[PDB]
RNA sequence: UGUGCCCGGCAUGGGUGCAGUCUAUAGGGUGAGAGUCCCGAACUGUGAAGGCAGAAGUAACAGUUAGCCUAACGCAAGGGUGUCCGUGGCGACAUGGAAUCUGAAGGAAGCGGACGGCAAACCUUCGGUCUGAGGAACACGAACUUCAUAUGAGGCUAGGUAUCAAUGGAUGAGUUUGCAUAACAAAACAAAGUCCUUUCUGCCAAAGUUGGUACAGAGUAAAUGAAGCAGAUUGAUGAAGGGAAAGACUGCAUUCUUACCCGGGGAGGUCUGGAAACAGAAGUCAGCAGAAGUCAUAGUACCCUGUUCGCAGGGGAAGGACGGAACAAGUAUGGCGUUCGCGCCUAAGCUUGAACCGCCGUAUACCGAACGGUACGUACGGUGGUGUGG
Numbered sequence: 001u002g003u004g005c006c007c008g009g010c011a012u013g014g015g016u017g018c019a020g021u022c023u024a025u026a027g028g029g030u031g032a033g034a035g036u037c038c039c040g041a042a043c044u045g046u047g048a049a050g051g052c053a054g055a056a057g058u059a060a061c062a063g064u065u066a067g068c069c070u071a072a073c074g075c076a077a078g079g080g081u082g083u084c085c086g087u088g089g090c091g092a093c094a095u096g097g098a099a100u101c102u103g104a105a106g107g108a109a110g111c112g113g114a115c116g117g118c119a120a121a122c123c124u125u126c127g128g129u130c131u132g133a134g135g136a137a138c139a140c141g142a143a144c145u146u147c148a149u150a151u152g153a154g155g156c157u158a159g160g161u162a163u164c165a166a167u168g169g170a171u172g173a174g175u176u177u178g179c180a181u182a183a184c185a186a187a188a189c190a191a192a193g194u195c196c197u198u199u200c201u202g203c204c205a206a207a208g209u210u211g212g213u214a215c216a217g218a219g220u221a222a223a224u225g226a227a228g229c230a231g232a233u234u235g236a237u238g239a240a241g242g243g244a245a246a247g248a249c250u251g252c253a254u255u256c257u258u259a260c261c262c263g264g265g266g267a268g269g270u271c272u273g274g275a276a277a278c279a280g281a282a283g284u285c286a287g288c289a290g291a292a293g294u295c296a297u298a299g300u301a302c303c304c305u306g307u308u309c310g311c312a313g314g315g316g317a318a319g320g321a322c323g324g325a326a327c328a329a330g331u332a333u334g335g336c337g338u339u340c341g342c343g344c345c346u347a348a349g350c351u352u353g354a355a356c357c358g359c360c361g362u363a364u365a366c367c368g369a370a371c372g373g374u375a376c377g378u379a380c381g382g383u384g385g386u387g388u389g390g
Stems, first nucleotide, its partner, number of pairs: 002260001003106001005265005010107001013256011027039003042064005050204007067118003073112003078102004083098006122242006128233005145227003156219001162213001165210003168196004174189004266285001270281004293322003302315002327353005334345004355386010365374003
Other pairs, nucleotide, nucleotide, family: 004259cWS004375tHS004377tSS006317cSS011012tSS011013tHS011257tWH023120tHS024035cHS025041tWH026040tHS030034tWH031033tHS031244tWS033244tSS035245tWS047057tWS047059tHS048058tWH048168cSS049197cWH057058cHS059196cSS065120tWW066119tHS066247tWS070114tWS070115tHS072113tHS076108cWS077103tHS089091tHS089092tHS090273cWS091272cSS092280tWS105373tWS106259cSS106374tHS109258cWH121243tHS127173tSS127191cSS134140cWW134384tSS135139tHS137149tWH137223tWS139384tWS141143tHS142382cHS144228cWW148224cWW152223tWS153221tWH153224tWS154179cWW158218cWH160215cWH163212cWW164211cWW172191tHS173190tHS178219tSS182368cWS191238tWS193239tSS259377tHS265318tSS266283tWS266284tHS267296cSS267319tWH268283tHS268284tWW268320tSS269282cWW274276tHS274277tHS284285cSS287358tWH288356tHS289326cWS291324tWS298318tHH299300cHS299316tWS300317tWH301316tHS304313cWW304314cWW305312cWW332334tHS332346tWH338341tWS347348cHS347349cHS352389tWS353387cWS354387tHS359376cHS368371tWS
């Protein structure tokens, strides 16, 4: 490791407009006006300065907004199964059950549940992360610049020296966990900028554990790392200051959009009965060198126009196979240059391209915003490499 074609349909998805109701724990205040500014019980959680482990529940901080989402898990339409039984059928099969797998990241636009996450115009300043392909990171290319790296860069993992410094808790994005990659849990660290300085045991204390730069080497690689400039950042990313600033839901209207939903359609090839003719059955379906044409479903379905309404006129589907314009590698009997070894150019013809890794743009749909993924997600377009078998 299911799925994945065509045509048609429909929001329960995304805008937008109008109406209404509502917003920060309860509650209060200032104010013309409070969702915005100020106060603020209480309950709930977190929780404190050496180390660990326990117990408090003190300071302080967070939630108790309108509201939106949701993990584990539960249900579950539906789907698979060379196994089993019932039921039709000569049969291919079908249909029902059972057993078992499944029900996914792309529409039952599945339903519950809800650890848990999020939740207010704007401007300023400060973090973090991502992006400006691919490609041992050259060539090629629409696809930032310089530098390093398999002659192991660089990153991690357990040691040993230095010398400074650290040391509670709360808040909190992120970084790393022995290298393919990320999520998630866990553990360890932690930016920027805030807040607070309470109690008790037990055991270890010149103890613990961490971080920083810089020497000496030991353990591991599916390669990436460093700096610059430029942009992104609603997973509602982390702060601080400003800010009478927006936010939400419901209903009607409207609009754009959809791969597991609803309706339709099935070529080709296969399989069955049959001598055949014929009559049946299952059954399509995503890139990898693929233009015209050719077989067929079929000018059918459908699609946009004209009402004289079984009605002209212009478009026009699906799977697969044949075919070969090109394309790509290789090749001189063809050529240019030769210091006689060869070096280079061409490919008409000839041989081969089975499979695969992606990446980027526009659309569009998801998990996990971003990264990484959904068959390279898919469709249409763009561009590199891998390479079995003559």

An RNA structure (Group IIC intron) with a sequence from Oceanobacillus iheyensis, in which 390 nucleotides are resolved. Released in 2024, the model rests on X-ray crystallography data to a resolution of 3 angstrom. Entry title: Structure of Oceanobacillus iheyensis group II intron in the presence of K+, Mg2+ and intronistat B. Rfam match: Group II catalytic intron D1-D4-3. For this family Rfam cites "The ins and outs of group II introns" (Bonen and Vogel, Trends Genet, 2001). About the family: Group II introns are found in rRNA, tRNA and mRNA of organelles in fungi, plants and protists, and also in mRNA in bacteria.